[PDB]
RNA sequence: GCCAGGAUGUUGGCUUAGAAGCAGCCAUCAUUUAAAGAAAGCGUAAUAGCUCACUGGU
Numbered sequence: 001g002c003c004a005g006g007a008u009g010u011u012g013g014c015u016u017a018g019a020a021g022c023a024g025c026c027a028u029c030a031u032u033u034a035a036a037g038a039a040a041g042c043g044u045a046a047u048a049g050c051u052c053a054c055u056g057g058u
Stems, first nucleotide, its partner, number of pairs: 001058005007031003012026003037052001040051003
Other pairs, nucleotide, nucleotide, family: 005035tSS006053tHS010038cWH015019tWS015023tWS016018tHS018045tSS019023tHS020046cHS020047tWS021041cWH021050tWH022042cWH022049tWH027038tWS032036tWW033035tHS034055cSS036053cWS039040cHS043048tHS044046tHS
């Protein structure tokens, strides 16, 4: 390469009409885990949805 997973407190605290990883400011810790950012992109009015990081198999 390819397949699968990429979780939970939680829609973090606010803001805001809404602001749920992804307008903005603050925090960026915790749990479980083989691994998984309080998320690097797409996306939504907000949600939803598609990726990455990261892990496992081959």

Shown are 58 nucleotides from a PDB entry: RNA (23S rRNA) with a sequence from Escherichia coli. Entry title: 58nt RNA L11-binding domain from E. coli 23S rRNA. Crystals were grown from: 5-20 % PEG 4000, 0.6-1.2M NaCl and Sodium cacodylate (PH6.5). The entry also models magnesium and potassium ions. The entry is indexed under ribosome, 23S rRNA, RNA. Released in 2020, the model rests on X-ray crystallography data to a resolution of 2.71 angstrom. An Rfam search finds the family "Bacterial large subunit ribosomal RNA" in it. Lineage of the source: Bacteria > Pseudomonadati > Gammaproteobacteria > Enterobacteriaceae > Escherichia.